This is an experimental structure of RNA (18S rRNA, nucleotides 1 to 975) from Saccharomyces cerevisiae, with 947 nucleotides shown. The reconstruction used 550,205 particles. Rfam match: Eukaryotic small subunit ribosomal RNA. For this family Rfam cites "Crystal structure of the ribosome at 5.5 A resolution" (Yusupov et al., Science, 2001). The entry is indexed under stalling dicodon codon pair, TRANSLATION. Entry title: Structure of yeast 80S ribosome stalled on the CGA-CCG inhibitory codon combination.

Context: one part of a larger RNA, bound to proteins that are not shown
RNA sequence: UAUCUGGUUGAUCCUGCCAGUAGUCAUAUGCUUGUCUCAAAGAUUAAGCCAUGCAUGUCUAAGUAUAAGCAAUUUAUACAGUGAAACUGCGAAUGGCUCAUUAAAUCAGUUAUCGUUUAUUUGAUAGUUCCUUUACUACAUGGUAUAACUGUGGUAAUUCUAGAGCUAAUACAUGCUUAAAAUCUCGACCCUUUGGAAGAGAUGUAUUUAUUAGAUAAAAAAUCAAUGUCUUCGGACUCUUUGAUGAUUCAUAAUAACUUUUCGAAUCGCAUGGCCUUGUGCUGGCGAUGGUUCAUUCAAAUUUCUGCCCUAUCAACUUUCGAUGGUAGGAUAGUGGCCUACCAUGGUUUCAACGGGUAACGGGGAAUAAGGGUUCGAUUCCGGAGAGGGAGCCUGAGAAACGGCUACCACAUCCAAGGAAGGCAGCAGGCGCGCAAAUUACCCAAUCCUAAUUCAGGGAGGUAGUGACAAUAAAUAACGAUACAGGGCCCAUUCGGGUCUUGUAAUUGGAAUGAGUACAAUGUAAAUACCUUAACGAGGAACAAUUGGAGGGCAAGUCUGGUGCCAGCAGCCGCGGUAAUUCCAGCUCCAAUAGCGUAUAUUAAAGUUGUUGCAGUUAAAAAGCUCGUAGUUGAACUUUGGGCCCGGUUGGCCGGUC
RNA sequence: GGAUUUCCAACGGGGCCUUUCCUUCUGGCUAACCUUGAG
RNA sequence: CUUGGCGAACCAGGACUUUUACUUUGAAAAAAUUAGAGUGUUCAAAGCAGGCGUAUUGCUCGAAUAUAUUAGCAUGGAAUAAUAGAAUAGGACGUUUGGUUCUAUUUUGUUGGUUUCUAGGACCAUCGUAAUGAUUAAUAGGGACGGUCGGGGGCAUCAGUAUUCAAUUGUCAGAGGUGAAAUUCUUGGAUUUAUUGAAGACUAACUACUGCGAAAGCAUUUGCCAAGGACGUUUUCAUUAAUCAAGAAC
Numbered sequence: 001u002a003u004c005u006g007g008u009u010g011a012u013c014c015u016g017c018c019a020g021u022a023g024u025c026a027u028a029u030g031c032u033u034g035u036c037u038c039a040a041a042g043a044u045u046a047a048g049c050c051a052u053g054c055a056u057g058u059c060u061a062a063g064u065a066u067a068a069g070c071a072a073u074u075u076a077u078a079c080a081g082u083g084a085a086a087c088u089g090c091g092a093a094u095g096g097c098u099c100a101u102u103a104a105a106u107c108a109g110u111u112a113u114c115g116u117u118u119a120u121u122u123g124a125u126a127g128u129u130c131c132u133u134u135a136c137u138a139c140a141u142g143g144u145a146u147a148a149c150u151g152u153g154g155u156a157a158u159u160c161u162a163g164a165g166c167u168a169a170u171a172c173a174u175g176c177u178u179a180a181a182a183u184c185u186c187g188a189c190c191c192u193u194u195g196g197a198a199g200a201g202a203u204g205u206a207u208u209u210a211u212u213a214g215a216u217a218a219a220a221a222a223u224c225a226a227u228g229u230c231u232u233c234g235g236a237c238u239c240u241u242u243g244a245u246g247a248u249u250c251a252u253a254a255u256a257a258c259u260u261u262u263c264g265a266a267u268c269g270c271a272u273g274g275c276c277u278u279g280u281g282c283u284g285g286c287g288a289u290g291g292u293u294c295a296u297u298c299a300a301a302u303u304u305c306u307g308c309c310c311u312a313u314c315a316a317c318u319u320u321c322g323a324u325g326g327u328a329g330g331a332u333a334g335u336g337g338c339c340u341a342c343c344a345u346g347g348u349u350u351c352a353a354c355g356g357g358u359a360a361c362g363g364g365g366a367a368u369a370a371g372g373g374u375u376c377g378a379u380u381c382c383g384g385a386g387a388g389g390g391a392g393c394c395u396g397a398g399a400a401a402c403g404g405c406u407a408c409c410a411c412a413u414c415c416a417a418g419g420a421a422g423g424c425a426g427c428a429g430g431c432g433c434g435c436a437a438a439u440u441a442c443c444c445a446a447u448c449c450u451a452a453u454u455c456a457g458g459g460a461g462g463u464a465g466u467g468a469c470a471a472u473a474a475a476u477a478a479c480g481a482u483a484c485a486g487g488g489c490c491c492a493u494u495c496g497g498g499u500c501u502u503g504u505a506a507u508u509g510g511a512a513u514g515a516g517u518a519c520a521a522u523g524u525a526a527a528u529a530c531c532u533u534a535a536c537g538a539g540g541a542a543c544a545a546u547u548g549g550a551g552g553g554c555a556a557g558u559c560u561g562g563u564g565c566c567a568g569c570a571g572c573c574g575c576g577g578u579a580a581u582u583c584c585a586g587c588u589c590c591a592a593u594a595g596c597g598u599a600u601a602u603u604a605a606a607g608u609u610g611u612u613g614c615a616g617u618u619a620a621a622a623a624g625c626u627c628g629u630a631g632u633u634g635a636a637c638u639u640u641g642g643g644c645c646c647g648g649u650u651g652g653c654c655g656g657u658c
Numbered sequence: 659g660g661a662u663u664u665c666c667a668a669c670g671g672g673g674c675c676u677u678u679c680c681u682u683c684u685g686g687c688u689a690a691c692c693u694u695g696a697g
Numbered sequence: 698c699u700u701g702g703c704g705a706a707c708c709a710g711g712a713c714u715u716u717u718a719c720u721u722u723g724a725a726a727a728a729a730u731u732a733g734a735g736u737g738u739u740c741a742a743a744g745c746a747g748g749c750g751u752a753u754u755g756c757u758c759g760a761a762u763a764u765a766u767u768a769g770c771a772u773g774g775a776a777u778a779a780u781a782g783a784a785u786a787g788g789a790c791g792u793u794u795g796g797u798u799c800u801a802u803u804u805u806g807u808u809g810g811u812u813u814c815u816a817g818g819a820c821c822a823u824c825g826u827a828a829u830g831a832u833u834a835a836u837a838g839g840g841a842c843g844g845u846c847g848g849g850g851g852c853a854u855c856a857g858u859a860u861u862c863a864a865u866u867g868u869c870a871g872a873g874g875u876g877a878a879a880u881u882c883u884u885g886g887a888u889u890u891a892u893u894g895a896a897g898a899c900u901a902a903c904u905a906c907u908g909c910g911a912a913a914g915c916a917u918u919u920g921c922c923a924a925g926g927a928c929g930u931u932u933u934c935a936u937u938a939a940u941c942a943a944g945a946a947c
C1' cells in the first nucleotide's frame, strides 16, 4: 500500500492548467563502485555494406573395397581385421537470426476435411507374373556401363575439368521358379427334348471408366409367367447375406474391359542345426535392408465462428482483362473464379465499406494499477514472414530453399583482361549509422538433433571473457578500562565516599573479522570463479563511500569569506542591484546509500477522458427553431397462494470418547 | 482440547396434491410390482 | 422373504419438436509468466527439489491448486428484457366415418409381374368434443366531437391622425437649429394661420411582471381561407411512444 503539495489575489473561495511527487525486466548518459548469487546485451537510427575464419554432414556385424593403405589373420585360395577414397542410401526443408512486409491479412481460441497429400516411425498385409504361357527360359540366379583407381593433359585462377584404360551394388536394368479347389465364359461332340458334355481360356494387386450389391417398423392370402432348390414333382420351403456414420455415390465386394503397365525380394550379416535314397541332396533359426495397400504417428494444406490501433480534410467501393454467382471443363494432392468458355448481374457499405497512416508482425505476456483502467509487447515460448531486391525452378515425402541453382536490378571481389566467383537479418569480428549495445576465445562433458548410427558431427547448445541493463543477499567496524555530565539507593556525620547507570574524549588496550594474496583440495570436458582451507593479510597519515541538496513545495543553516541585476542559480514560485538563509567556496547539517543524479517516454497522481466517474446560467462548452432517417430507450397485465412428505448443511443439551 | 446419534430451530434441494401434461409412439428390465406362498 | 401389477430408474430407435439474450455448473482455454501450497538455495531472489533409517542391503513424501476475458460446446434455472401463437378461423383435440395418394415386410411354393386384405406416413372432406378462441384502456400517445380562446398565419379590404410636398389664403420680419452658434430659408413674403389635395410609410394613447406562435416573430376595421393549443367528454384506435447522427422546412 483508496494520501497529494507550491504558483493567478491587497486578501478569499473557485474553475483551470503549469510545476512538484512515486514507479518502470524503459532506454541513454554523468559521478562513484569493495563482496556473493543471477543475468540481459547492435532491436530502436541503416531488412545498410561486409575482409577473414567456423557454422551439415554421415556407418554398422549386417549395400559396394584387389587402396599399388596399415595390420596381422595364419580359420581360410574367392573374400572374410581395420579402413582413407569414391559409388549407393539418408539427411541438408530441422535448427539459429531478424521483424522489412503485413490492419480480417497474420494471429488467438474454437471448428472441419463426407475436401486432400504425408518420407519416416508403429501394426497388419501379395501362393495367382514361365505369355500359343508341350523346349519359349539362367532360377543353385541374367546383362551393361561408370565412379573412385592408373596414366596423358589443359588453363592465371574456382569445391573447373577433358581424352584414354579397368572394376562393383540394396546403382541402373531386365527377368523365372509355389498350392489346390470353386465360379465364369467359350465351347468340341452326344443330340435330345429333363437335354448333357470332354477340352481351352480367364479369375492377385495397382490405374481408368461404366454398371451392380452395400437391405430391413410389422402380419397373412389370390392365382397365374416359368415347374426353382427335393419330391410321397400334391407341392413340405424354411435356409436365404448384408458392417459403420448424425449423414454419403462410405468401407468392402462383384461384372465388363482398360494401362505407354505399378508391386508381388536376382539384397545382406550371425548361427550353423535337423532328415536321409552320403548328393555340395532336402529342410531349417535370430535378425538387417527393401516393398504394395490400409491404418497409425510426426506433420502439411485448406477451412467455420467471433475478435485488432488512428483517420470522414477518405463516402461510396468492386466489376475494362474477375468483381458476386450458375453450368461445364481445365488445373491441383485435393475444395473453390484457382484459370478458361458461356450466361446472369450481382457483392460490400454510417452496425464505417473502400481508401490513407502506423515511429504496426500477431499472441502468450510486461509496467503501473483500491476497484475500473491506461500504456507497452523487435526480444528466451507458440504461430507467421524473409534471407540485398524481384521473379522463376531442379531435386525430393517435404522447399518457390537461398550456408540450392537460373536470370534481371543494385552493390561489389580476383584477374598473367581471356574469364571466374558472390550473398552474416547464423557465431565471433569489422566499417558505417548513430544518444544507444560484448571475445575474430574453449568444448561437445550436459540438453537435444542428424546420419548407415552407442562410437562421427553440431558457433544448435553449454563454458568462460567484457558487462553497474535489471534483480537477490550484504563489509566499510565491534567491546572494554580510565578523564567528564547525569538519576535513584547505602550511609542521612558539613560538599565525604560512592556502589549500578546513558552519552562525551590531541586517552589507551588487547580481542574479531573478512576484502585481498595463496600450498592444497573441490569444482570443471579442461580451466576460471563459488563453497572449504594451511600460511600471510586493520589502527587511521591506513583496507579512508559516494551521489544530490540545506528559502518554500521538500529532511536539512539566518554560520563564515567572496562577487554585487555581473557571474551565475532556479523543474514552479523565485534569488542576485555592496549586510545574498537560493550564486562561487569553507564549515556544519539532511536524504538515499554501492548506489545516486540528469534527459526522454510511459503509468499512477488525473474524478485534468470521467462505464464505474467530469463539466456545460455567469469560469471552456446547450446547435437559432422544429420535423425527421442509422441508433439508443420504451406503461401495466398471463401460476399466485396453501398443504403433505423425503432426505441434506449448519447448529444444540449429551460429550455416553480422553 | 476429538465425535455420534433420538432433540427442539435456521438454511438451502427434490417430489406430490390442491382445475396444473410438467411432449410422447413402438418395445423390452417390467420398476419401485393389486404382485402374500405359512411371516 | 413368495409362482403372476403401470416402459426409462437401464437402453434402443422414432412423431415431433417458437426463437433468442441472461445466469449457474462443467468441459475447454500449451508451457513459462501471475497468485499460491510444501520444501534449506547457509537467509533471500530463485530452484523443484528433497527427507528418513541399524547409512552394512535401503525406505519414502512430492513436483499441488487457483486465475485465464470475449466467441464457440454441453448443462440446470427460467425471474428480468425481447419474440411467436386461434380472428374475412385454410384453428386444437379424436374413440369416429368415407375417400385420394405414397411406402411396404412376413407369408401364401419358390425368382420376378399383377394384385386382396393388412401395417405405416401425408392430405382433403363431415360428425363429434370442447366455458371453443380477441388482456387493460397507462393523470402515455394519435384521432373524432362540443362550445370557446388568441396582437397565431395567408389574401383582400377599411380607417386614423401625423410627416413631406403642392395649390389657394391672411399677415408680417425674422424663422430655423444649439449648451452657444454657423451652415440653411427669408419683402421674389420665409416661419406661422386657415381650407383642400396627393404620396408613401406607420398602427400611438388603450399597452399590462397580459396574450398567440417551433422559434424568428405577431397590435387599426371587416370578410374569406385553412390551421392550432387548452378545456370538456361513461367517444374511438389501441403502444402507434421519447430523444434523435444523416437528411429537410422555417
Stems, first nucleotide, its partner, number of pairs: 004020004021604004026600006035473001037471001041466001042433001048431003052428003057090002063087002069082002088452001097386003107307003112302002116300002122295003143172002149165002152162003182203005189196002204263001206259001208257006220813003224810001225808002228237001230235001243250001265289001267288004273283003276279001309357003316348003323345008361383003365376004388409002391406003411422001413420002439464001441463003447460001448458003479509003482505004487500001489498003514543001516536002518533001520532001546592005551573002557587001559586004568575002624947001626945002631940003635833002641676006648669003656662001681712006716779003719774002722771002731763002735745002747757003789826001794822001796820002799817003837937001838934003842929002846925001850922004856900002860896006867889001871882002908915002